[PDB]
Context: bound to proteins that are not shown
């Protein structure tokens, strides 16, 4: 230089808003 | 042990609303190669 996968605190569903594991302050 | 609290990396398309479908820039990972 080209081909290919993932995608934001992590893992798995959810296009009308989350379990779970996280971080932090207060009783 | 309780209790407040954690909205996703940027820019476009399906849709009444898209962090969830298609696509595009950027992070990071697999193969080939001088």
């Nucleotide at each position: 230089g080209a081909a290919a996968a993932a995608g934001u605190c992590a893992u798995g569903g959810a296009g009308g808003c989350c379990a779970u594991g996280g971080g932090g302050u207060c009783c | 042990g309780g209790g407040c609290u954690u909205u996703g990396g940027g820019g476009g398309g399906u849709u009444c609303g898209a962090u969830u479908c298609c696509u595009u820039c950027c992070u990071u990972u697999u193969u080939u190669g001088c």
The PDB entry is titled "Cryo-electron microscopy structure of human mt-SerRS in complex with mt-tRNA(UGA-TL)". An RNA structure (mt-tRNA(UGA-TL)) from Homo sapiens, in which 61 nucleotides are resolved. The 2023 paper behind the entry is "Structural basis for a degenerate tRNA identity code and the evolution of bimodal specificity in human mitochondrial tRNA recognition". The reconstruction used 881,655 particles. Keywords: tRNA, SerRS, transcription, ligase-RNA complex.